[PDB]
Context: one part of a larger RNA, bound to proteins that are not shown
RNA sequence: GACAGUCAAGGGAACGGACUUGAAGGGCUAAGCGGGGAAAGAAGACCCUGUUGAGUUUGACUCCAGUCUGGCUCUGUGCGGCGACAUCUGAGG
RNA sequence: CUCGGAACGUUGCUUCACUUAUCGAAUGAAGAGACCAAUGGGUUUAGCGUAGUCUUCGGGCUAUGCACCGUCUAGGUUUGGGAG
RNA sequence: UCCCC
RNA sequence: UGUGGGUACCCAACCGUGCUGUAAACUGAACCAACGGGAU
RNA sequence: UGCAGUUCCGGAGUCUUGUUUCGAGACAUCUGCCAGAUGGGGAGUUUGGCUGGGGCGGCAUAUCUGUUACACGACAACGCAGGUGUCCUAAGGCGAGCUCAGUGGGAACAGAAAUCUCACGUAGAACACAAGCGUAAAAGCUUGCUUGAUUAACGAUUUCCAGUACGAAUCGAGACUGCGAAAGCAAGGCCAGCGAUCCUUUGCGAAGAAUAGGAAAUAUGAACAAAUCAUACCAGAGGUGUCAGAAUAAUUACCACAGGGAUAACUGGCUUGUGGCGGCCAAGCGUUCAUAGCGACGUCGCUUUUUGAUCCUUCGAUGUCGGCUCUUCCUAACCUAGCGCCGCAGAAGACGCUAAGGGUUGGAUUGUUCACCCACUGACAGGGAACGUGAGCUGGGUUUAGACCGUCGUGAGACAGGUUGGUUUUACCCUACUUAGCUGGAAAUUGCGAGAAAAAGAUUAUCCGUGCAAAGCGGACGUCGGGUCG
RNA sequence: CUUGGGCCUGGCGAGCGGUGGGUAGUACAUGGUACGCUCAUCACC
Numbered sequence: 001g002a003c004a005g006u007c008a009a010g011g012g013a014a015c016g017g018a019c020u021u022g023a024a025g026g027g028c029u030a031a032g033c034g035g036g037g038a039a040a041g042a043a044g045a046c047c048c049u050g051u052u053g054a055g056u057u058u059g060a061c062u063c064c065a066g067u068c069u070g071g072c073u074c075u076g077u078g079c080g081g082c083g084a085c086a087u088c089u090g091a092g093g
Numbered sequence: 094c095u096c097g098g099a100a101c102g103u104u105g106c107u108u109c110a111c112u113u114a115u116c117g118a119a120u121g122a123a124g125a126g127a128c129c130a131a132u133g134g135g136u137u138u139a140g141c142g143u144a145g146u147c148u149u150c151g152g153g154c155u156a157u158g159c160a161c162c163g164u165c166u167a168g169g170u171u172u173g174g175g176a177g
Numbered sequence: 178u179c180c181c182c
Numbered sequence: 183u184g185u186g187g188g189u190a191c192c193c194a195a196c197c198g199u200g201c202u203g204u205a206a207a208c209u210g211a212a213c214c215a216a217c218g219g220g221a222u
Numbered sequence: 223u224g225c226a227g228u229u230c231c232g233g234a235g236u237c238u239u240g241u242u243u244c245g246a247g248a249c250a251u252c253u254g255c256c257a258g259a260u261g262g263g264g265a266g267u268u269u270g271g272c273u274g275g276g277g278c279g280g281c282a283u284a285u286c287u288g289u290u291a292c293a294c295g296a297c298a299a300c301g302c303a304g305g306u307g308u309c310c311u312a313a314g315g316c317g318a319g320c321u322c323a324g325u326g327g328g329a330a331c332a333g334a335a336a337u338c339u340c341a342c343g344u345a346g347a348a349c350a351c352a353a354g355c356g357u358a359a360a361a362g363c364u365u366g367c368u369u370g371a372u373u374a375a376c377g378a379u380u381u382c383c384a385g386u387a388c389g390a391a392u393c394g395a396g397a398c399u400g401c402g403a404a405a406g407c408a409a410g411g412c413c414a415g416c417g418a419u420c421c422u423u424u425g426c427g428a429a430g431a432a433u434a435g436g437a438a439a440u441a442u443g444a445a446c447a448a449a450u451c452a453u454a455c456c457a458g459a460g461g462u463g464u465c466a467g468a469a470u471a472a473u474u475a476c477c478a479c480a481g482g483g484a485u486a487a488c489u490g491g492c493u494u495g496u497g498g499c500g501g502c503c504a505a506g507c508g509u510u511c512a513u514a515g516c517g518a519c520g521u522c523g524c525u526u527u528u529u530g531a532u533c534c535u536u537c538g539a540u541g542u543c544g545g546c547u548c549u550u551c552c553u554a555a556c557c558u559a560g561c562g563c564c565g566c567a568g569a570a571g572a573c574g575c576u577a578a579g580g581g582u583u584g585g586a587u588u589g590u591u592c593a594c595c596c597a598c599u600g601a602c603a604g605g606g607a608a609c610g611u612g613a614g615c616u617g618g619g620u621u622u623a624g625a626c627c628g629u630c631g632u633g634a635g636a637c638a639g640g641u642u643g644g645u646u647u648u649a650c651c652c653u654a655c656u657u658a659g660c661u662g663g664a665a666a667u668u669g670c671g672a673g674a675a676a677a678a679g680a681u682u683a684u685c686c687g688u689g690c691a692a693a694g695c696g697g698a699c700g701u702c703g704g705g706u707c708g
Numbered sequence: 709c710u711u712g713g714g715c716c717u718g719g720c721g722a723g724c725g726g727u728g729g730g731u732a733g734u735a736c737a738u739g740g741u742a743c744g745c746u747c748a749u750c751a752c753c
Stems, first nucleotide, its partner, number of pairs: 003017001006023005026661007035653003039648002047482004052478002054474004060267005066260007076111003080107006089097001091095002115246005125238004133162002140159008165200001168197004173192002178187002181184001217232006270283001271281002279300001284306006307465001308350001309411002314368007322346001324342006348357002351415001354413001370398001372397002377393005386466001399408003421460005427455001440454004490534001491532001493530001495529001497525006506516002543618001544616003548610001549607005556581003559576004564571001583597003587593001624642004628637003685697004699721009723752001725750007733743004
Other pairs, nucleotide, nucleotide, family: 002018cWW005037cWS011016tWH014490cSS014491cSS015489tHS033654cWW034035cHS034649tWS034653cWW037613cWH038536tWS044046tWS048485cWS051468tWW057633cSS058060cWH058632cWS061262tHH065261tHS073253cWW074252cWH075248tWS075250tHH079108cWW088099cWW089098cWW090096cWH101102cHH104105cHS112247tWS112248tWH114247tHS114249cWH115250tWS120122cWS129199tWS129200tHH130163tWS131163cWW133239cHS135139cSS135160cWW139140cHS139161tHS148151tWS164236cWS166199cWW166201cWS167198tHS172193cWW176177cSS180185cWW182183cWW199200cHS206207cHS215234tHH216233tHS250251cSS250252tWH261263cHS268471cWH269472cWH280282tWS286352tWS287353tSS290299tHS291298tHH292297tWW304352cSS305414tSS307463tWS309313tWS312369tWW312371tHH321360tWH322347cSS323343tHS331332cWW333335tHS333336cWH345358tHS347360tWW356361tWS357360cSS360361cSS360362tHS370408cHS374395tWS382387tHS402404tHS402405tHS417462tHS417467tSS418462tWH419461tWH436437cHS436438cHS436439cWH462467cWS472634tWS474476cHS483487cWH485537tHS486537tWH489535cWW492531cWW494496tHS496528cWW503519cWW504517tSS504518tHS505517tHS507512tHS508514tHS511565tWW512517cWS525554tWS533534cHS541646tWS547611cWW553578tHS555557cHS556578tWH557600cSS563572cWW581601tSS582603cWH586594cWW588592cHS598602tWH599601tHS611614cHS617646tHS623644tHS631633tHS631634tHS649651cHS663666cSS665668tHS665669cWS669671cSS670671cSS678682cWS680683tHS689692tHS689693tHS708709tHS708711cWS722753cWW724751cWW
């Protein structure tokens, strides 16, 4: 490594190797070369979309540890104090 | 509707004192407290009383006295005695 | 206080 | 004069409270009991 | 006596209402439970939509009037011009009386403008709002009485429309009313002004009557009863404005995934407003004089070397700035070759024509394109080629992760603000180009498919020179045998 | 085509030549070709 592989213009998904019309093109080879093959690398990382996420933050929503606070408990003895309850008394307005 | 008190029973809190729960340290749990004496204990070493108050009549209970548990010392000071 | 000095 | 050995006690009362050593400090040693009583 | 044995007892006190000792101590320095506050330290989740990309803005998100809208009805845009979430016990209902906005003439103060009066007055006023429509013995104004802004047996229907709801409407039927002498007129202010399920909450099922649930008494808590309590059925009210109705803050350059060329950032394509380059007409400038030179007010074009507008191609990727290098093309011509014209004496120059063959530089600062300056020059013209050219280079800039500053943010972080540091991969394939080899082939491989930029003759045979495809002229090895065919 | 016919081939004698040998002058860059004369051979034949 779709198949393939010469160009110009034209139209065309608005930048053709295939199509239209022209111009080229005998076949097969060696060494180079980087114009093209909108060459190869990778299901664009940029951008947007999805009723997909994740790291981080906080004055987002909903929460959880941690810290502190109140109550009871653990909780025993004795002498007092201050209030309350019950009982009984005023003695006033 | 507002205050004053009992003196009984119980208590919401709270002062003080305490010690057995609990907590903190330390130690090889290595010497605590007392004997110096109660506002203690005792009928299973405690007993003797007295005064009330109960009794199932055997003896208790509450107080209050006495006695028992219950014992010793370094050193410091001053009181008696004997004797190498 | 007692030995030896 | 010097050397060695030894004697100078017991009880009571009060304080004291378990008390044989140190009151300026420069580096010793300390065990496994001596001793005394009561009976056999 | 003394001595040594076996025992004990002293030497080295005894005792224990008991605690190892000390400190604290019935509180916390303790144990469990209940309760609250605090609590990005941590967990989970969210952080609308429309949109000439997205964001910002705005709202075209529910809805009303006029216009777009093309004389039924219906119709788009972030088209145009404006409105709505209210307001009113009267600004609702009814009867009666009256006529408005404005003009003209006239009357102490009195004048533009106070009140009185008389004529004209088709509405030029008014009807809570935005607009349209409508209305004159009213639908407006004034006033007298009123609560038709209540209730209304699930009646039917219009608008939206799926012929579903919701909201606004229309025509009724019944009750009780108001106004009016009466026909009648009213269940709001005509048409915009609003809300599901679930849940919460309120109203109605008055009293008494029934031998028995009936024509007429609300029902249930399921073994049965009473009183509470909670339900149920019907009608409203508390609301969703993203208005057919989730209970929601950021940041990411440390970032991820599914995808999108349905959608931006770069070429190209359509535009050409903008930029650039010209024409036409002729007010003026030019002493004079419109047109040597240029050209206001206007107006008609071209160009795609500027920006913008658009979103057609590409998001399972087309390497994105500038420079270097190298080739080619364009002409709206800077130099060079010619030629007109001048306010062209000459010199130096202006304008114009044909013409792109050739040429069009060295440097300072800046990554820069661009710009500016120095210098040379005949001249230092403008452009295109995927804003030519990164498997050609370079990597200064821009555009990761590190870090600093300013501003911004509570913060994480942000900034077409500054700063510094930051991997530039692959050709051996096909074409193209550059050179370098082999080798067929005219029916461009075959047909045998026959065409000479040739000659000029018994039909190219039957000679060779010369001459005009002349007239003519000049030359040519013979001889003796044999064999074969017509 | 009957026109002294076409074709092949043999024997002699010429001519234009090629090659080889001998021999003389001369030219040309002067070693190597050409030209005269003379022999041998081949070809036209």
Annotation:
LSUb_rRNA_chain_2, nucleotides 606 to 1526 from Leishmania major strain Friedlin: 753 nucleotides with solved positions. The 2026 paper behind the entry is "A small nucleolar RNA dictates the structure and function of translating ribosomes in Leishmania". The entry is indexed under CRYO-EM, LEISHMANIA MAJOR, 80S RIBOSOME, TRNA, MRNA, snoRNA, RIBOSOME. The PDB entry is titled "CRYO-EM STRUCTURE OF LEISHMANIA MAJOR 80S RIBOSOME WITH A/P/E-SITE TRNA AND MRNA : LM32CS1C1 M2 OE MUTANT". The sample was in a buffer at pH 7.6. It holds a match to the Rfam family "Eukaryotic large subunit ribosomal RNA". A reference for the family is Yusupov et al. (2001), "Crystal structure of the ribosome at 5.5 A resolution", Science. Released in 2025, the model rests on cryo-electron microscopy data to a resolution of 2.25 A. NCBI's taxonomy places the organism under Eukaryota, Discoba, Leishmania, Leishmania, Leishmania major.